Keywords: ribosome, TRANSLATION. Shown are 993 nucleotides from a PDB entry: RNA (60S ribosomal RNA, nucleotides 418 to 1445) from Triticum aestivum. The organism belongs to Triticum, within Eukaryota. The work is reported in "Boric acid intercepts 80S ribosome migration from AUG-stop by stabilizing eRF1" (Tanaka et al., Nat.Chem.Biol., 2024). The depositors describe the entry as "Wheat 80S ribosome stalled on AUG-Stop boron dependently". The entry has 74 different proteins, among them 60S ribosomal protein uL22, 60S ribosomal protein uL16 and 40S ribosomal protein eS6. The reconstruction used 96,104 particles. It was solved by cryo-electron microscopy to 2.9 angstroms. An Rfam search finds the family "Eukaryotic large subunit ribosomal RNA" in it.

Context: one part of a larger RNA, bound to proteins that are not shown
RNA sequence: GGAAGCGGAUGGGGGCCGGCGAUGCGCCCCGGC
RNA sequence: GCUCGGGGCGUGGACUGUUGUCGGCCGCGCCGGCGGCCAAAGCCCGGGGGCUCCGCGCCCCCGGCAGCCGUCGUCGGCACGGCCGGUACCCGCGCGCCGAAAGGCGUGCCCCUCGGGGCACUGCGCUGCAACGCCCUGCGGGCUCUCCAUCCGACCCGUCUUGAAACACGGACCAAGGAGUCUGACAUGCGUGCGAGUCGACGGGUUCUGAAACCUGGGAUGCGCAAGGAAGCUGACGAGCGGGAGGCCCUCACGGGCCGCACCGCUGGCCGACCCUGAUCUUCUGUGAAGGGUUCGAGUUGGAGCACGCCUGUCGGGACCCGAAAGAUGGUGAACUAUGCCUGAGCGGGGCGAAGCCAGAGGAAACUCUGGUGGAGGCUCGAAGCGAUACUGACGUGCAAAUCGUUCGUCUGACUUGGGUAUAGGGGCGAAAGACUAAUCGAACCAUCUAGUAGCUGGUUCCCUCCGAAGUUUCCCUCAGGAUAGCUGGAGCCCAUUACGAGUUCUAUCAGGUAAAGCCAAUGAUUAGAGGCAUUGGGGACGCAACGUCCUCGACCUAUUCUCAAACUUUAAAUAGGUAGGAUGGCGCGGCUGCUUCGGUGAGCCGUGCCAUGGAAUCGGGUGCUCCAAGUGGGCCAUUUUUGGUAAGCAGAACUGGCGAUGCGGGAUGAACCGGAAGCCGGGUUACGGUGCCCAACUGCGCGCUAACCUAGAACCCACAAAGGGUGUUGGUCGAUUAAGACAGCAGGACGGUGGUCAUGGAAGUCGAAAUCCGCUAAGGAGUGUGUAACAACUCACCUGCCGAAUCAACUAGCCCCGAAAAUGGAUGGCGCUGAAGCGCGCGACCCACACCCGGCCAUCUGGGCGAGUGCCAUGCCCCGAUGAGUAGGAGGGCGCGGCGGCCGAUGCAAAACCCGGGGCGCGAGCCCGGGCGGAGCGGCCGUCGGUGCAGAUCUUGGU
Numbered sequence: 001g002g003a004a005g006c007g008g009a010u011g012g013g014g015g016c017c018g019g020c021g022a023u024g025c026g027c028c029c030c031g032g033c
Numbered sequence: 034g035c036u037c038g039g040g041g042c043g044u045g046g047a048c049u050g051u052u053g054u055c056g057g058c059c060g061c062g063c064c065g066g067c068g069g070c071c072a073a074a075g076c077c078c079g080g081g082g083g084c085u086c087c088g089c090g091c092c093c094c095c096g097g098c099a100g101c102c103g104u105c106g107u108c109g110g111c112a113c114g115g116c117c118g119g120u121a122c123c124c125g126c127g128c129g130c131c132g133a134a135a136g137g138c139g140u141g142c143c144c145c146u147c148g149g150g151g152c153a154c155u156g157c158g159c160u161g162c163a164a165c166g167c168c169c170u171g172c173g174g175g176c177u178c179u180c181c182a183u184c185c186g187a188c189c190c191g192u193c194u195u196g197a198a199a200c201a202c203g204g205a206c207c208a209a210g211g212a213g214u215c216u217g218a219c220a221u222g223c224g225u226g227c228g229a230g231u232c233g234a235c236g237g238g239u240u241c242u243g244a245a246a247c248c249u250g251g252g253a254u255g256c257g258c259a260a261g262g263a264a265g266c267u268g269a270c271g272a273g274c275g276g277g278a279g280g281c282c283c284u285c286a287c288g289g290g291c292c293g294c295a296c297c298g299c300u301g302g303c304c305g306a307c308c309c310u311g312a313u314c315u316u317c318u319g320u321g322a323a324g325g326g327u328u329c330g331a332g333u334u335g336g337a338g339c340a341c342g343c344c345u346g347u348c349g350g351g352a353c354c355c356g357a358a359a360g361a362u363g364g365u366g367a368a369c370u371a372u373g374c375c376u377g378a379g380c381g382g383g384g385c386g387a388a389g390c391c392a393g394a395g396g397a398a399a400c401u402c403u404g405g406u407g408g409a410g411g412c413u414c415g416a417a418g419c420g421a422u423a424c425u426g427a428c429g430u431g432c433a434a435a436u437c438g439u440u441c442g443u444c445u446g447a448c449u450u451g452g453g454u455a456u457a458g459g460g461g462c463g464a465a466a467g468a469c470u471a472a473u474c475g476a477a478c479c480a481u482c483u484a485g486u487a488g489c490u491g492g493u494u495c496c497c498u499c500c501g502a503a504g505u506u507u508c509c510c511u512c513a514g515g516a517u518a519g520c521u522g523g524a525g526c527c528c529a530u531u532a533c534g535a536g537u538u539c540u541a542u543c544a545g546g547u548a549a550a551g552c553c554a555a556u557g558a559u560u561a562g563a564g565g566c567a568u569u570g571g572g573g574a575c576g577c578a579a580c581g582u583c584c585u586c587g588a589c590c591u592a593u594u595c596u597c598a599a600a601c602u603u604u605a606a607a608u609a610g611g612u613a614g615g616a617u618g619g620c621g622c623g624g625c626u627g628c629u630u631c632g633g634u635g636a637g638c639c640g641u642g643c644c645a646u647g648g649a650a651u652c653g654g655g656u657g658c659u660c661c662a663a664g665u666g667g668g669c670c671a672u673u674u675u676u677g678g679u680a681a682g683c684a685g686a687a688c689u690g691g692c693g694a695u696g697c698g699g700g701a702u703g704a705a706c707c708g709g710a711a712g713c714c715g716g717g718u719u720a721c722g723g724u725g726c727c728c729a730a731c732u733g734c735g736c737g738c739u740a741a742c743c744u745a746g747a748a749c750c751c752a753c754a755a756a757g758g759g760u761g762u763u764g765g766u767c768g769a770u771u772a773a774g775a776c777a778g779c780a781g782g783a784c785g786g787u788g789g790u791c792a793u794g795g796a797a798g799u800c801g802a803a804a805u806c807c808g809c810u811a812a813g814g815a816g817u818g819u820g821u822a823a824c825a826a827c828u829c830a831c832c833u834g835c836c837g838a839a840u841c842a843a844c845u846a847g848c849c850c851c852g853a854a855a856a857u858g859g860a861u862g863g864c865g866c867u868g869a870a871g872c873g874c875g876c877g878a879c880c881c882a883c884a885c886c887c888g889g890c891c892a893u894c895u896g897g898g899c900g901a902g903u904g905c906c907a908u909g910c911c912c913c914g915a916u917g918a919g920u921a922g923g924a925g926g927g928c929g930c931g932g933c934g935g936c937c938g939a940u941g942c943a944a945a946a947c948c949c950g951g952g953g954c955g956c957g958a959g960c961c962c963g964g965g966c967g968g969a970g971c972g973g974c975c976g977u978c979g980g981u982g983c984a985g986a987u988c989u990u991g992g993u
Stems, first nucleotide, its partner, number of pairs: 006186009015176003020173001024044002027041001029039003046169001049166005054119007062111009077097007125159004129138003140153004145149001189204004205993006215350006222343006230256002236249003260267002272300005279292005301334003304330003307326002314319001353492002356489001360482006371456009382414003385410001389406007418443003423439002426437002458474001460470002495927006505518001507516003519665002521662006527655002533653003537650002539614005549604001550602002556598002561593001563591003570586006618644009628635001668692004673687002676684002697708003712890007722880003725864003731877001733876006746866001757851003761848006768841003778835001780833001782832001786806001891917004896912004928982001930979009947965003951962004
C1' cells in the first nucleotide's frame, strides 16, 4: 500500500474551560462601635 | 449584648488515590460430622465346592470383624476473591462500671450437670460509618470540541415489493420555494349554554377608535315536542317479572330483611297499516260495551332536545401535489410544399439520319435500284440548369435539426424557373407515397373550455411515548379496483375477586368411516391348480338302441390358493369434534289456563314457605356492553398430511409456527434453519454453537476405526451422488476340515468286471460323451477338458507317498478405495491437520446472546398516602408492584415558525441575521450563554389563529 465516510472504545496531540477548584465557620482574649 | 480590627482556637473546600469496617448479591478453594445400601471391599481370622499339569501359589462361595473408602442424601466450619452500597426506621448509640478498644461484668428459673447452655422482666430517648492522603494558576484537573492512531462492528439512501447492497427505478452539489386545505351536507365523540324547549341566523333600533358591541321581534321561522298508512284517514285508556349500584332496618358480627336508579334480559297493554269482531246508539252508514292476532311500524308505555365550537370519517367540489393519449369552441397560416391559372426568363458541342426533293441507271407497265439533298423525333452522348443511384464513403455533442466528396439520372421536353393569383383543417391539394399543407400531418397551428379524467406511476416536510395489523369471507363487466365481515386504534361505560369464565386437563356420556385391516364377508378386479358333475355348451370311439358312457377344450358345482381397490367394504383406531360436572338446583303448600286429558290427567306458569358445605384439577377480572374510525383484502417460508406434474427455488389445498413487521447469538456468507425475542447501564450465569491458528475457550483426559499414488475426511436445513464391485482393513454370524495327519505346495501315483457299454468307419477315460454298480484299499466317477485321428504319464474330486501344524467356505456391516466427466484460477470458510486439528462414543473443565439472576436509572401501567391543614405548580410530592420489539395504522404529551388579543421585558453602554476548534442543558425535537460581524430593531408567557417544519417528486427557479 486498489475508495472514503460511519458506530462503539481508549490512547496521543491540539484547542478551550477559573462557579475550572476552598480558604470560611464555631469557642474564645482584647480594643472600638 | 449586636457587628469589625489583631491575634489565640478546633475546624473545613472541585476532583481524585489507598486502606479499614459493616450490609447485599456473586464466584472459587479447602476441611469436618451424620444417614441409607445386604453396601461391597482391601485387611485379620475361620469355614465351604471342583480343576487336573492346566494363566495354577486355579477360580468361585460363605461366616466372624473393630484398619481404610464408593454412591446417594444431608448438616457444619474456614479461607480467598468481584461488583454495588454507607444508613433520617433495620441494625446501632447514650442512659452504670471496667476496658485503648474487641468485649466483659448482675439476678432468678430450667438443662445437662465439664463447658457452660436456654428463657426471663423492658423502660426512656438518640440516630447520614470511618482513617490517611494528592493537586491547588501548575509540565495541574477534565472536555460532550477538533485532528489522528488502533481493535471490534459496519454494503446507499428514498421506493414498489414475498423478497433491495442489488446487474430494479430516482438522486452531481448548495440555497430558496414545494404537497390532506377551504367550503357545503351528515354522523359519532367531547366541551359550553339553556332545557320541553331552543335558535335573533332575514330585518329593525342603536352604537363617535369599531363592518364591532349592545337591545328588539316568535302567538307558532327551523329543528324538537307523535306515530302508522300508498291514500282517504286514524292517532298511544297509563306495566309487571329476573338480575341490579346505592341507601336504610336487624344481628357481637359473619349472615339476614326492606326499597331498589342506570343498564341487560323476559312477558305484556296501548296507537297505527292489515286481518278479525259487534252490545248499544245513530243523521242507514256511521258509532263501538265486549273480545281479539305465530302479521307489520323508523311506534308508545323513559318528554331530551336545540344552538355553538373542535377532532375524526363519508360524500360533492381543482379536493393532498404533479402527470395523459384525447374531446370541444373560436380563430391564424400556401414566405416551405401540393395543384390549377396569368405574365416573364432559360436550356453548349456532338451522334443517328424520317418525310419531301434532285440526278443517273433498269422496266410494256406498275415501279424499282444507286448517289446525293433535307433535317423529323415526349431519339441519343453530353455543358449549364434540374435531380439524387452507390460507396450502405466522410460527418454523426456536424460547416449543416440532412451537409460534404467521388460516382450516378435527365437535359427541346408530360422541361427548368422568378413574380402575380386561386384552393384552408374532417378542409385543401395529390402522375397516389397517407404524400404535402412554414423543421409540426393516419387530420396543422394558436388561444380558451381546463387545475379536463385517470381503479395507473412518482412524491407527500418536527420529536418522544403508548397501542398495533392484513394478504382471508361474501357481492360487484368483478380479477392492478371497491364495498362487506375479520383483524386494529381511540372513546368510554358497566360491573367485579362474590362469582364469571378458559385455544388446558380429569370424570361421565354421545358422534365419526380416515390410517390400518378384509376379500378364506357384499360390489368390482385377478393367479393357479384339486375334487365333483351335466337334463345333451361341443364332438371323436363304443352306441345294430337308449330315460348310456372314456376322452377333449371346458361351462357349471364344492373346498382351497396368489394378488388388489380415491370414486369397494363387514370391522375399525390415534389425533381432532359435541354435551354435562348445582345458588339460572330441589321440594311442600294453594292458585291460573281460552292448551292437554276419560279424568288433577298433564304441560306450563304464578304466589308463598322452607332446604341446598358452594358440588372435579388448574389458572385468571371481564368485549361484559356500545360507539366512531384507520390500514389490509399481491403474500411468502419450514416440519407434517395432501392434489396435478418426470420433476422444479413449479402449481393448488389442510393444521401449526415463522418471515413480512425484528434487531440480537450460532450455521464462514443467507428473510423465514438452531437459540432467543429487546428501555439505558454494572456484576454474575447460561442457550444454540464451540475450545490448532485465523477467533474468546484444552494442541485436555480415555477407547477404537481410517492411510486416500481420486483435491482422504471433516456443520440439522445445505449446497447430491446410484445401481454395482474390492484378496484394503477391522469386527461378527452360520457351517466345515484337523494329529484317524488339515490347508498349501511337489509327485511315483487315477488301476482292475470295463471299448459287457455309448459312434457297426472311432473313445476301462482321453471330436464326443445316456449315466449305476461294484473288485482292491491309507485308495482312487464303466471319467466335463488330463491330449495320443486312436491302449502313453503330471496337472479335477476322489484316496496314497513328502511335509508337521492348524486350516477351509459362504454370508454379514464399519471406515477406506473403484464406479465418479466441463468450461477464468479456487475453495471442509482459509491456512493447515495423519496416536488428527478425520470418523463414532464418552469424561472433566472452559468460552460464548441484547436470553436468565442480582442491583442503579428512565418511561408506561397498577394500587396506595397526604385538612377542624405548620398548608400544595393537589394539573403536586411521596410509597408499592409488574412491565418495555414493531412496518401499515391510531392516539397522547411536547418542540419549532408567522400573525392577532393580553401580560412581562431587552436594545446605539449595540436589536435582528450570520460566523466559530467557545461553554452548557435536554432521551430528543430544540434551547441557553460566550466570542466575533452588523448597525436598528427584537424577545419570553397565557389565549387564539394559519399559505407553519423537506432529502428526494427525470420536483420549480437561481447559483456551483